Solved structure of RNA (26S rRNA, nucleotides 1 to 412; 5.8S rRNA, nucleotides 1 to 156) from Thermochaetoides thermophila DSM 1495, 568 nucleotides shown. It holds a match to the Rfam family "Eukaryotic large subunit ribosomal RNA". A reference for the family is Yusupov et al. (2001), "Crystal structure of the ribosome at 5.5 A resolution", Science. The entry has 54 different proteins, among them Putative 60S ribosomal protein, 60S ribosomal protein L27 and 60S ribosomal protein L14-like protein. Released in 2023, the model rests on electron microscopy data to a resolution of 2.12 angstroms. Primary citation: Thoms et al., Embo Rep. (2023), "Structural insights into coordinating 5S RNP rotation with ITS2 pre-RNA processing during ribosome formation". The reconstruction used 745,895 particles. The depositors describe the entry as "Chaetomium thermophilum pre-60S State 1 - pre-5S rotation (Arx1/Nog2 state) - Composite structure".
Context: one part of a larger RNA, bound to proteins that are not shown
RNA sequence: AGGUUGACCUCGGAUCAGGUAGGAGGACCCGCUGAACUUAAGCAUAUCAAUAAGCGGAGGAAAAGAAACCAACAGGGAUUGCCCUAGUAACGGCGAGUGAAGCGGCAACAGCUCAAAUUUGAAAGCUGGCUUCGGCCCGCGUUGUAAUUUGGAGAGGAUGCUUUGGGCGAGGCUCCUUCUGAGUUCCCUGGAACGGGACGCCACAGAGGGUGAGAGCCCCGUAUAGUUGGAAGCCAAGCCUGUGUAAAGCUCCUUCGACGAGUCGAGUAGUUUGGGAAUGCUGCUCAAAAUGGGAGGUAAAUUUCUUCUAAAGCUAAAUACCGGCCAGAGACCGAUAGCGCACAAGUAGAGUGAUCGAAAGAUGAAAAGCACUUUGAAAAGAGGGUUAAAUAGCACGUGAAAUUGUUGAAAG
RNA sequence: AAACUUUCAACAACGGAUCUCUUGGUUCUGGCAUCGAUGAAGAACGCAGCGAAAUGCGAUAAGUAAUGUGAAUUGCAGAAUUCCGUGAAUCAUCGAAUCUUUGAACGCACAUUGCGCCCGCCGGUAUUCCGGCGGGCAUGCCUGUUCGAGCGUCAU
Numbered sequence: 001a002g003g004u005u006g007a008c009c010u011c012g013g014a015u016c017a018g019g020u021a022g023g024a025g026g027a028c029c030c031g032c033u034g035a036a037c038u039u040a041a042g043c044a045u046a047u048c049a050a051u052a053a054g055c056g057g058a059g060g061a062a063a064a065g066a067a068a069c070c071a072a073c074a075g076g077g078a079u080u081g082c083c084c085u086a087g088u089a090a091c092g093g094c095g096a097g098u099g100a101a102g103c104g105g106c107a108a109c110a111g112c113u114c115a116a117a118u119u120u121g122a123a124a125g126c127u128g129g130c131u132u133c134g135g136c137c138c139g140c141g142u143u144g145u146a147a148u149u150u151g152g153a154g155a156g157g158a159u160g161c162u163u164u165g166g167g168c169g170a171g172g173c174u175c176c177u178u179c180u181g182a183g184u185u186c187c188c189u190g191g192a193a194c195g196g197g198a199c200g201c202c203a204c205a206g207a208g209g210g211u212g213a214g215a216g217c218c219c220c221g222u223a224u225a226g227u228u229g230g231a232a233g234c235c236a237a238g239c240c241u242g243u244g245u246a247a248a249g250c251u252c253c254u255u256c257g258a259c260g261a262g263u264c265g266a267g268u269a270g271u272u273u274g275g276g277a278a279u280g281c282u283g284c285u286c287a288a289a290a291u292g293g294g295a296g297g298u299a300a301a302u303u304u305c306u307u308c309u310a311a312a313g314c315u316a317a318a319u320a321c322c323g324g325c326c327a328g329a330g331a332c333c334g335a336u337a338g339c340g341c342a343c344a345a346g347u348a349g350a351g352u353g354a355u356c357g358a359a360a361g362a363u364g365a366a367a368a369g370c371a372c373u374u375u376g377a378a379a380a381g382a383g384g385g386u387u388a389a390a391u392a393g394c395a396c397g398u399g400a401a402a403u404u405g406u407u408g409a410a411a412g
Numbered sequence: 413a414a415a416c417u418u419u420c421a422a423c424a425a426c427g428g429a430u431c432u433c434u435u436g437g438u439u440c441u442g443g444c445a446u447c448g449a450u451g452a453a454g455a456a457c458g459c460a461g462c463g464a465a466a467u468g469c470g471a472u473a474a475g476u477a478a479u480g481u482g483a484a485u486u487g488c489a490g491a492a493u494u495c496c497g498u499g500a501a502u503c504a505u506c507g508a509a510u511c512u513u514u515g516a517a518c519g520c521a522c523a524u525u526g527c528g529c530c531c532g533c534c535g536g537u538a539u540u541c542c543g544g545c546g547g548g549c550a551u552g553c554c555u556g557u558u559c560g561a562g563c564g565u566c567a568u
Base pairs, nucleotide, nucleotide: 005567006566007565008564009562010561011560012559013558014557016556017555018554019553020552021551023447028059029057030056031055032054039046043093069076070075080107081106082105083104090098091097111314112313113312114260124145125140126139128137129136130135154256155255156253157252158251160250161249162248163247164246165241166240167239168238171235172234173233174232175230176229179226180225183199184215185198186197187196188195200217201216202206208220209219210218265286266285267284268283269282270281271280292309293308294307295306296305324444325443326442327441328440329439330438332437333436349356350355361433362432369396372383373382374381375380397431403425404424405423406422407421408420409419410418411417412416454514455513456512457470458469459468461488462487476508478505479504480503481501519527520526528549529548530547531546532545533544534543535542536541
Other pairs, nucleotide, nucleotide, family: 001004cSS004568cWW022449tHH022550cWW023452tSS026028tHS027060cWW027321cSS028320cSS029062tSS033053tWS034052tHS035051tWH036049tHH037048tHS038047cWW040095cSS042094cHH045095tWW046096tWS059061cSS060320tWS060445cHS061319tWH064079cSS065078cSS066110tWS066111tHS066315tWH067077tHS068264cWS068293tSS069307tHS070307tHS071073cWS071306cWS072296tWS078317tWW079318tWW084103cWS085102tWS086101tHH087088cHS087099tWS088100tWH089099tHS090278cWS092095tHS092096tHS093094cHS100274tHS107318cSS108317cSS109316cWS110315tWS110316tHS115150tWH115259cWS116149tHS119144cHS120144tWW123141tSS123144tHS125145cSS127138cWW131134tWS132134cHS153257tHS156254tHS169237tHS170236tHS177228cWW178227cWW181202cSS181205tWS182216tWS189193tWH190192tHS190213tWS191212tSS192212tSS193194cSS193195tHS204223cSS204224tWS205222cWS207221tHS211215tWH213214cSS244245cHS261289tHH262263cHS263288tWH263311cSS264287tHS272279cWW273275tHS289292cSS298299cHS323445cWW333337cSS334434tHS335342tWS335361tHS335434tWH337342tWH338436tSS338437tSS340345tSS341345tSS344465cSS345359tHH346347cHS346357tWS347358tWH348357tHS351353tHS363367tWH363392cSS364366tHS364368tHS364389tWS365388tHH366387tWS367390tWW368386cSS368392tWW369393tSS369394tHH370384cWS371384tHS376379tHS385393tWW386390tWH387389tHS398430cWW399428tSS399429tHS400428tHS401427tHS402426tHS448516tWS449518cWH451516tHS451517tWS451518tWW452517tHH453515tHS458473tWS459473cSS463465cHH467474cWH475509cWW477506tWS482499tSS482500tHS483495tHS483499tHS484491cWW484500tSS497499cWH521524tHS538541tWW
């Protein structure tokens, strides 16, 4: 100064300090949305199908999951998956058809966190900034951050015993690295022995491949114990130490013992299911309770009984896998097969575009891919060469048939 | 008789069957979990002494560093390698780097190599002009910071 100066709440700005999302992939997974061909004689219930196509969202798995379960038993006891239950209970125009679950055996097993309580003798909690790394600040937050409790209990009592923190660590395992046995002995065929014959050798190695033809011993590898060098983790026999400020378990008990709402439930509508009397989901209307509520597969009232404890949340394994990466295989195919593609194949080519989409492997052991001469403008030809073979010449292994030329024979 | 047509045979053609081959398919099994604003997948354009493609790579461009191995590459050309070595190689591994224009694609646009803005640095006579170089500027959302708005609730 009060017509001022402030505290909050809500709402904004900033290339403010620091972060995060998007697209790809999508085989498998979680949802949404959603056909028709088909099968029903046709065909609006139905079936195909709670499928294809479309849309959104994850991970190495996802999802589910520690009972508002199953049951009705002498009771079992989270989830998932396999076998079985069982083509059963059940559903179904004019019937075509559809179709679970409990128990039982097995694979694998793992359990927990909040909300509802006053720390109230002390927000004991936390993001960020600056740091001398001791802490100090700006804040968040009482319209509630820690500790404590979660129904299996727990809270308060009583009671007397038990429990705990750190640091080494022998050794072992996983991954890349050095290294590993034995004939190129003699004869024949051959262009070449890797073939035939003889004489040996190795073998925890006679898998596979290469090398001029069928190679355990020529070469790479192959088998087995190990053996060099290095890195990062995990498991672990034991051994040093602090001890009770505090936290933790057990036993008993008068008492106390909070427990999730436009939710449950009901009606109705659509859809869905084996649950077209007993299913789930969603929309609209109504809308709870406190031994209450849900379930107990035929509607209702009354009286009982049995089981769990919804409307908040997390969690490995056994399970899936036409995508990706690495690897090993096959009574599979052998270039019109097998992927569309064994080849500069999703290429060339076509289409405005969405899209469509081929054909095409093989000389020879080695190019030794023909020197030189000759004829041709050249392509090439002929000699002459290479080769084991050019009766293998970059039209190239083999080289069928249709069809053609020449030569020989014949018929009309 | 020939020619022609047809039949039979040999050789030569045409064509690519057959046989043998197979760095490829197909199916099964086992193992593994790893894309992206720290800019992915995809696209475009470039890069070799001599390449159009395939392959590899990004103006550090058939590659650089590092580790290992230990003498090539090869079609030609040209060089090697002190071989008793900081070392060939189209080698392997791969922990460090480079990584054009794009693309979810991010200043605004894009049928344009169009048009900007902010802050630095350098050069050209330069306080004014011109040019070059470097770093930035998308959206939604969260935590926090700071600057605010409204008789929305108050205190004074």